Released in 2020, the model rests on electron microscopy data to a resolution of 2.8 angstroms. The RNA (28S rRNA, nucleotides 1299 to 2343) from Homo sapiens has 881 modelled nucleotides. The sample was in a buffer at pH 7.6. An Rfam search finds the family "Eukaryotic large subunit ribosomal RNA" in it. Its family is annotated with ribosome and structural constituent of ribosome in the Gene Ontology. The 2020 paper behind the entry is "Selective inhibition of human translation termination by a drug-like compound". The entry has 77 different proteins, among them 60S ribosomal protein L21, 60S ribosomal protein L6 and 40S ribosomal protein S21.

Context: one part of a larger RNA, bound to proteins that are not shown
RNA sequence: ACCCGUCUUGAAACACGGACCAAGGAGUCUAACACGUGCGCGAGUCGGGGGCUCGCACGAAAGCCGCCGUGGCGCAAUGAAGGUGAAGGCCGGCCGAGGUGGGAUCCCGAGGCCUCUCCAGUCCGCCGAGGGCGCACCACCGGCCCGUCUCGCCCGCCGCGCCGGGGAGGUGGAGCACGAGCGCACGUGUUAGGACCCGAAAGAUGGUGAACUAUGCCUGGGCAGGGCGAAGCCAGAGGAAACUCUGGUGGAGGUCCGUAGCGGUCCUGACGUGCAAAUCGGUCGUCCGACCUGGGUAUAGGGGCGAAAGACUAAUCGAACCAUCUAGUAGCUGGUUCCCUCCGAAGUUUCCCUCAGGAUAGCUGGCGCUCUCGCAGACCCGACGCCCGCCACGCAGUUUUAUCCGGUAAAGCGAAUGAUUAGAGGUCUUGGUCAACCUAUUCUCAAACUUUAAAUGGGUAAGAAGCCCGGCUCGCUGGCGUGGAGCCGGGCGUGGAAUGCGAGUGCCUAGUGGGCCACUUUUGGUAAGCAGAACUGGCGCUGCGGGAUGAACCGAACGCCGGGUUAAGGCGCCCGAUGCCGACGCUCAUCAGACCCCAGAAAAGGUGUUGGUUGAUAUAGACAGCAGGACGGUGGCCAUGGAAGUCGGAAUCCGCUAAGGAGUGUGUAACAACUCACCUGCCGAAUCAACUAGCCCUGAAAAUGGAUGGCGCUGGAGCGUCGGGCCCAUACCCGGCCGUCGCCGGCAGUCGAGAGUGGACGGGAGCGGCGGGCCGGAGCCCCGCGGACGCUACGCCGCGACGAGUAGGAGGGCCGCUGCGGUGAGCCUUGAAGCCUAGGGCGCGGGCCCGGGUGGAGCCGCCGCAGGUGCAGAUCUUGGU
Numbered sequence: 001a002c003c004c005g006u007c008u009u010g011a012a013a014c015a016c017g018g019a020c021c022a023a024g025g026a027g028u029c030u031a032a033c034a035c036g037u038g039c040g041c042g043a044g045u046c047g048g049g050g051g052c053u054c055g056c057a058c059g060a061a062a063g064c065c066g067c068c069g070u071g072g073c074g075c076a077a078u079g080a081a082g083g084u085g086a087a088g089g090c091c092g093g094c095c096g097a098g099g100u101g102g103g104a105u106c107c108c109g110a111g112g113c114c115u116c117u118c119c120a121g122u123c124c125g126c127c128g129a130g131g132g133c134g135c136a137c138c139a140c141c142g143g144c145c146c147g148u149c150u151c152g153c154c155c156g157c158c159g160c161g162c163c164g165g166g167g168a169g170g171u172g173g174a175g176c177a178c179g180a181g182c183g184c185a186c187g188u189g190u191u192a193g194g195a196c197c198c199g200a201a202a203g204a205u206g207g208u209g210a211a212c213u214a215u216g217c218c219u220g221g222g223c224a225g226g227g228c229g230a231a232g233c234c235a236g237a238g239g240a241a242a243c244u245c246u247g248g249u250g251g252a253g254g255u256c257c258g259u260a261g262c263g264g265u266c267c268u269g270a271c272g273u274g275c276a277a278a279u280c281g282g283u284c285g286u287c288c289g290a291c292c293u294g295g296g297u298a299u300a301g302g303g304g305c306g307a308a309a310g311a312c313u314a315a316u317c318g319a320a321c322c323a324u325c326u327a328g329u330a331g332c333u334g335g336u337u338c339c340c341u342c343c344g345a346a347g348u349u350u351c352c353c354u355c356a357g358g359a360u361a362g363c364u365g366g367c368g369c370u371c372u373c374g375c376a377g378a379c380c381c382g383a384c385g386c387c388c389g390c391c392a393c394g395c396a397g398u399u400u401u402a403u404c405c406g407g408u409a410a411a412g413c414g415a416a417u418g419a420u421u422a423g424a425g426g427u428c429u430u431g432g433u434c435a436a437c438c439u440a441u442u443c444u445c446a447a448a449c450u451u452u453a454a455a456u457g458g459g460u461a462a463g464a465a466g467c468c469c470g471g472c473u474c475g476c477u478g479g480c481g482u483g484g485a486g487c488c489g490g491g492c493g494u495g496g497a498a499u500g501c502g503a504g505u506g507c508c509u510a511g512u513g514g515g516c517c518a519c520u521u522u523u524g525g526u527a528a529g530c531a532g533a534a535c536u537g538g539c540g541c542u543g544c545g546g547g548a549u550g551a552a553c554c555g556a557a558c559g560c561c562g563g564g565u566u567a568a569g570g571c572g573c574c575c576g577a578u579g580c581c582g583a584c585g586c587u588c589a590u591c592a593g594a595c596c597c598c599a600g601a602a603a604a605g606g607u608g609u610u611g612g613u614u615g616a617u618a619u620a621g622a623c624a625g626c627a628g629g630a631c632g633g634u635g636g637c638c639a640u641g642g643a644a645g646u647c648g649g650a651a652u653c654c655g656c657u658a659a660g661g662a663g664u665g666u667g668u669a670a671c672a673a674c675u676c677a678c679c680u681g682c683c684g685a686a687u688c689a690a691c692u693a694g695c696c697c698u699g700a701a702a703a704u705g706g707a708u709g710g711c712g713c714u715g716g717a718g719c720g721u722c723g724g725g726c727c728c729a730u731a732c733c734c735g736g737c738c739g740u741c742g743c744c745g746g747c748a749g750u751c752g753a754g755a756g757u758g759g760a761c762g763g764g765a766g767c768g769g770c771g772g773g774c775c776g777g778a779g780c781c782c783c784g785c786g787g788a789c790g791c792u793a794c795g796c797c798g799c800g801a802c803g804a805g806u807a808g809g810a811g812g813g814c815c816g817c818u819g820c821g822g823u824g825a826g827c828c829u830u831g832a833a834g835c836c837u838a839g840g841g842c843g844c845g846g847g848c849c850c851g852g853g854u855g856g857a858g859c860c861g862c863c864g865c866a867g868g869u870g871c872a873g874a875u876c877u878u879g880g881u
Stems, first nucleotide, its partner, number of pairs: 003018004019881006029193013044073003049068001050065003077084002088095003098141005106132003111127003116766001123759002143176002145173007153166004157161001196335002199332001203325006214299009223289001225257003228253001232249007261286003266282002269280002301317001303313002338813006348361001350359003362512002365508007394501003398498002400462006410452001411450002417446002422441001424439003432433001466492009476483001515539004520534002523531002544555003559737007569727003572711003578724001580723001582722005593713001604698003608695010738803006745797003782786001815870001817867008826859002834854004839850004
Other pairs, nucleotide, nucleotide, family: 004873tWS007011tWH008010tHS009515tSS009551tWS025871tWW025874tHS026335tWS026871tWH027336cWS028195tWS042180tWS043074tWS043179tHS046048cHS047049cHS047066tWH048069tWW048070cWW069070cHS076085tSS079081tHS079082tHS086175tWS087096tWS091093tSS103135tHS103136tHS104134tHS105133cWH109129tHS110128tHS117765cWW120763cWW121762cWW122762cWW157160tWW158159cSS193195tHS198333cWW200329tWH201328tWW202326cWW209301tWH209314tHS210213tWS210299tWH210304tWS224258tHS229251tWS229252tHS230251tHS231250tHS239241tHS239242tHS260287tWS264265cHS264283cWS265283cWW271276cWS275279cWS300303cSS300313tWS301320tHS302319tHS305311cWW306309tWS334874cSS344807tHS345806tWH346362cWS346512tSS347540tHS349360cWW364509cWW372392cWS378755tWS406456cWW407408cHS408454tWH409453tWS412415cHS413446tWH415450cWS416449cWS419444cWW420443cWS421442cWW423440cWW428436cWH429435cWW431434cWH463466cSS463496tHS464493tWH464496cWH477482cWW510808cSS511807cSS516552tWS519535cWW522532cWS525527tHS539551cSS542557cWH543557tWS547597tWS550598tWH553596cWS555567cSS566729tWH568728tWW570577tWS571577tHS576727cSS587716tWH589714tWW591700cHS592716tWW594712cWW602700tHH603699tHS618685tWS621684tSS621685tHS622686tHS626682cWW628680cWW629660tHS630677tHS630678cWS631660tWS634654tWS636662cHS637662tWS646668tWS647649cWW650651tWS658659cWS664676cWS666672tWS666674cWW670672cWS705706cHS706707cHS708711cHH712717tWS748793tWS750790tHS752787tHS755756cHS761762tWW762763cHS769777tWW771776tWS772775tWS772776tWS805806cHS813846tSS815846tSS816869cWS828857tWS831855tWS831856tWS831857tHS832856tHS832858tSS833855tHS843845tHS
């Protein structure tokens, strides 16, 4: 050390898919474009169609044509169209696309640069201030062509016109301004096509069904046993008649109980991977009728049929089944197959019948291109021009120095506008002493008020595109040689703050357009792990150390390693590190406490302790406790609801004292009754109060048993302030190795004879050091006949910095699969492929090679070519288990 893929802000998830194995399995092909790259030809280019060529193995190939170039595209634009349609410059002549600014390169070059020594000269090399011609491309300014405006005057003639042509000045154009295009091939992107694969519900066209069920018709079959007792009839009895009454008979009915049949109520019984894709048991409905049933017929899909439930129409019905159109469409799910290397996002703007999508600009990658610094002088070696001084441009999420800008925060209200509290001073009056009013003050306010006014911030500037001189142009402007702009010369480098840095520019282009979190500011809301903004950082895309555990906190960002050292955090044991004779305090908790985010508490209390602040009393003796004369005419005033002890309303002097009540004090209509108050001797030394804030405690109650992470810890393993050690991260440092990027790095000098920061000469003149008889001078190698490696230049060698990565882009692949053209005088029955393997190895890896076994006939390497080219996933397909 959580299980992978997936969508997602966020997956180990109580999100989905996945039992296991083999095999198949998904960005293709055509067309059209765009750009990039390779090739051929080039103001052209191309046969693509056709034709011609021993007799068609290959060959359906290949070759050839000729202005077969017909035609396409290109070489000319512009206008709706009639139509029209791209040369200037310099002085009539010369020239042939203008000018300014930059500009790779090339040219010139004053000056320097050496050789034994100067003197004169010569011949080449190197540096070089300045200067010139300036490519491509860029900015600018002119010019030309077409459309169209405004002004304006000329010209032309076969046609004198409602004719033709021309100028100047603005503006539109996908133009011009000494062509760059065709053809082919390849890559990428977009698009139409089944269009990366799989997926709808549907819609159409043509057919098949009434063996089930629905309903009509035709022709057949079937339906115990009972109960009630209609009409009709008969007898007897009654009546004056009408008729009534009694007893039989009779046997009717969408009659009743109830068989067979037909149906299906309840148990919400059994069953519910069944006996059965609707059954079974018990109980129930009906059972002569709108009854039940067989066969034959009729009706067919927007149709049938329906005692009507949208029921039934072959286990299918709010529109059957079958085949096709059809691989229908999907802004929606799901899946999308080898490795390493480098680079690396977005959830934001604007528009959209837009909100699960796209276009658009950002953000990304690739391909470049234009420049700069320059490479650095064979080993050498800072240099070599002009006492000083200087070392290119540009650029920047930065400061400095100038200088503008702003109305937030704060402040203000005896400043305007609003809101607002209280007294005071005035006194006029359509107020009734009161208000109103006025003046001076006073309290408190403002997102939608403000005199004032920060911090942070925003803009510009800090030179040669400048500065100073002269002149010229103008149709603008005008008293003026004015004013302004332009133009042309000439002159000035101390490059005019700091720091860092190579820069510019074009094409093509994917992914994204659900975000979320945190500090600070901030809006809605009681709040929210809530909704919405700003600023920066982060997560998403990202691991690692720490926070026990964790997308986001703190530290720090990652090639594979060794050593060392740190960060945040730690150091009783788990668990690396204090096993320090660590320092000073605070705190006891019968819910102690124990480290960012962060995962639990407040008001109010505590004679719990420890600090602190202010005030007070005290040997002319407090404090606390016993008490010693230790309270009374005045009881007043307040009142007979409470006064010659003590009280719910306004009181309030005095003891004949050593200081004293019109009561705190024995709760009281009571002379009830006891000795506080205030003491000088006793007791004889400090004490009281109010605050305040540390730790601790009370306040403090939830459900599975439990959480400073646990164990535990109390001269600390708690809290506060501190010290020395020490522990380890992928961070930092030194080293090894791998890669990438950069050095427009080096090497064609394989030069054992190559050798030059210049060399030669060749005379004019001379030195030293060599050979003296003061006269004079080359050794072209060799006693050795010889002297490693290298340089697939698409190679080899060096030096320095660097290495995260989803989506996505790009490169390399001596990675792999199948076929084709070539090639290996390739391999193989003396054993190919395939498969298996505790056998050997190689490569970062994709993968490969070898041994062994099995096998029994074909197979592979290099150079190119071509794809139906690599699987773990898709409720994937088929087969096995």